[PDB]
RNA sequence: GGGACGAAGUGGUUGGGCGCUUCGGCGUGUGAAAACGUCCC
Ligand code: GTP
Numbered sequence: 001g002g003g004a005c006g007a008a009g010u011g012g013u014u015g016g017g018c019g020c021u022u023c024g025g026c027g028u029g030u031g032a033a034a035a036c037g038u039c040c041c
Base pairs, nucleotide, nucleotide: 001041002040003039004038005037006036014033017028018027019026020025
Other pairs, nucleotide, nucleotide, family: 007035tWS008011cWS008033tWH009016cWH009029cWW012034cWS015032cWS016029cWH021024tWS022024cHS028029cSS032033cHS
C1' cells in the first nucleotide's frame, strides 16, 4: 500500500469553503480534502 481511527483555522509548508471582507480577518457548517502513524491483510 486496500483500508482504519488520531486528527486543526498561520501543522505535517497543506487545504476547501461561503457572508462580506477592515484582505488580516470574524463568522464558522452535531463541518473537512488531508503528512500519514502504523496494523490485519
Ligand atoms: P484561516 O482563516 O487562516 O483558516 O484561512 P485559511 O486559508 O483556511 O487558513 P490556511 O492557510 O488554510 O491554514 C490552515 C490551518 O488552519 C491548518 O493548520 C489547520 O489547523 C487550520 N484549519 C482548521 N480548520 C480548517 C479548515 O476547514 N480549512 C483549512 N484550510 N484550515 C483549517
Source information
This is an experimental structure of RNA (Class I RNA aptamer to GTP), with 41 nucleotides shown. Bound small molecules: GUANOSINE-5'-TRIPHOSPHATE (GTP). The PDB entry is titled "Class I GTP aptamer". The work is reported in "Solution structure of an informationally complex high-affinity RNA aptamer to GTP" (Carothers et al., Rna, 2006). Sample source: In vitro selection. The structure was determined by solution NMR and released in 2006.